[PDB]
Context: bound to proteins that are not shown
RNA sequence: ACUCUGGUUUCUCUUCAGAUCGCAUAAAUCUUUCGCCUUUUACUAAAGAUUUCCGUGGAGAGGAACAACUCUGAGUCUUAACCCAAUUUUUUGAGGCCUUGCUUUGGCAAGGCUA
Numbered sequence: 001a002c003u004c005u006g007g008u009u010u011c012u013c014u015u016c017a018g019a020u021c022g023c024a025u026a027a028a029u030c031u032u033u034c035g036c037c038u039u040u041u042a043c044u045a046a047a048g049a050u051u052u053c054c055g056u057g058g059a060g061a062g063g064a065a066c067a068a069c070u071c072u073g074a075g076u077c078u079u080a081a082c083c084c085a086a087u088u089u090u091u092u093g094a095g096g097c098c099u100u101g102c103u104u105u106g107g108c109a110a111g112g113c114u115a
Stems, first nucleotide, its partner, number of pairs: 002075003008065010021055002026052008035043001095114008
Other pairs, nucleotide, nucleotide, family: 005072cWW007067tWH017018cHS017019tHS034044cWW067068tSS085091tWS
C1' cells in the first nucleotide's frame, strides 16, 4: 500500500436434531419390584421403556423491516531519500592460447604462459 467481492433485525413455515438440544427440570402410561392396604381413585420409592409438556440448536424457504453500505475473504499485498555491492545467481578482474595424451575429425582431460 491498492482492485473484485457486500450486510443486520424480525415474523412465519418445512425439515434434521447427535449435543450438559436444557451448566435446568416436570408430569403421565406400561413392565418389574417396594410400603401401606379396607373399595376405586389419589398414593409410597427404585429400575427399565415409552410418551406428553415447558423449552433449544442446525439447515432451507417465504415475507416485513436503516438497506443500501461498510467490513471480511481473494488477489501479490504500486514507490524516488541513505546503500553499486569483493562465497551460490541476473555489472564482478576466472579471461584466452598451445603442448601432451585419448578420441574417426569433432570433442575430452593434466601442464605451461599469465598484464